[PDB]
C1' cells in the first nucleotide's frame, strides 16, 4: 500500500422469539 477470511460491536427493520439487511468502526490472522 492492497488483497483475502473471519470475529466482535453497533444501527435499522420487523411482530418477536423469528428472519433479513447494512453502514461505520475495530480487532485478529495471513499473503504479497
Nucleotide at each position: 500500500g492492497a488483497g483475502c477470511a473471519g470475529u466482535u460491536c453497533c444501527c435499522c427493520u420487523g411482530c418477536a422469539u423469528a428472519a433479513g439487511g447494512a453502514u461505520g468502526a475495530a480487532c485478529c490472522g495471513u499473503u504479497c
Molecule: U6 snRNA